RNA sequence: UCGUACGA
RNA sequence: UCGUACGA
Repeated sequence: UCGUACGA
Repeated sequence: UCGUACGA
């Protein structure tokens, strides 16, 4: 970075 | 996107 969990 | 975490 992308995906995801939880946040911003 | 960024933070923490797990993948890739």
Solved structure of RNA, 16 nucleotides shown. Method: X-ray diffraction, resolution 1.48 angstroms. The entry became public in 2015. The PDB entry is titled "octameric RNA duplex co-crystallized in calcium(II)chloride". The entry is indexed under RNA, duplex, di- and trivalent metal ions. The work is reported in "The X-ray Structures of Six Octameric RNA Duplexes in the Presence of Different Di- and Trivalent Cations" (Schaffer et al., Int J Mol Sci, 2016).